[PDB]
Context: bound to proteins that are not shown
RNA sequence: UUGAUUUGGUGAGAGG
DNA sequence: CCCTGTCTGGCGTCCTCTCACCTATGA
DNA sequence: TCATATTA
DNA sequence: TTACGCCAGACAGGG
Numbered sequence: 001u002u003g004a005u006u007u008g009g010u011g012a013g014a015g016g
Numbered sequence: 017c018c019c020t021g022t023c024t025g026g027c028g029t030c031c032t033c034t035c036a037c038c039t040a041t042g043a
Numbered sequence: 044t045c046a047t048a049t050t051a
Numbered sequence: 052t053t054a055c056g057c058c059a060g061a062c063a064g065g066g
Base pairs, nucleotide, nucleotide: 010036011035012034013033014032015031016030017066018065019064020063021062022061023060024059025058026057027056028055040047041046042045043044
Other pairs, nucleotide, nucleotide, family: 005006cWS008038cWW009037cWW022060cWW
C1' cells in the first nucleotide's frame, strides 16, 4: 500500500 | 482515664442475550 | 455559533 | 430527596 465504529455510560427485561 | 454510643466508610456472584436513550444556552 | 461553567 | 445490613474503625463523652 487493498476497508470501518460498538464498547463508554444508564435504564428496563430475560437465561443458567 | 478506660468503656462507650455514635458516626463514617466499605464490602456485598459469576458468564451471556435482547431492547431503548443520550446538556442548555443564544445575541 | 461559540464560549459559560453547576441546583429543588 | 429519604425506604439496606453488617462490620470494622475512629471519636467525643463520662464515672
Solved structure of RNA (mRNA with a 27 nt long spacer), together with DNA, 66 nucleotides shown.
The entry has 55 different proteins, among them 30S ribosomal protein S5, 50S ribosomal protein L33 and 50S ribosomal protein L14.
It was solved by electron microscopy to 7 angstroms.
The reconstruction used 8,928 particles.
The depositors describe the entry as "Escherichia coli transcription-translation complex C2 (TTC-C2) containing a 27 nt long mRNA spacer".
Wang et al. published it in Science in 2020: "Structural basis of transcription-translation coupling".